[PDB]
RNA sequence: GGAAUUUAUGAGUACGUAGAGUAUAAUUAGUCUUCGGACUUCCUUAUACUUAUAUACUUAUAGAUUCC
Numbered sequence: 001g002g003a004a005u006u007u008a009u010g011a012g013u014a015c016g017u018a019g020a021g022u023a024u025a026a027u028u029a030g031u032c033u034u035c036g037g038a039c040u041u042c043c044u045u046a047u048a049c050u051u052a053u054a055u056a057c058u059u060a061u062a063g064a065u066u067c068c
Base pairs, nucleotide, nucleotide: 001068002067003066004065005064006063007062008061009060010059011058012057013056014055016053021049022048023047024046025045029040030039031038032037
Other pairs, nucleotide, nucleotide, family: 013057cWW015053cWH015054tWS019020cHS020051cWS028041cWW033036tWS034036cHS
């Protein structure tokens, strides 16, 4: 010095979960008006997704360990 295994860590698969996003529910003050109701705003909260990522893991690398 090559290769390979384990702890750990990394792209990604999965996907928890939660957000950068689409979509979509929700809600705060006021307002329109048939004074019934709704909505403006807002963009917060939240869920599907899906996006991104933690980690599970494929795979893959450093330390080490070992063979030749």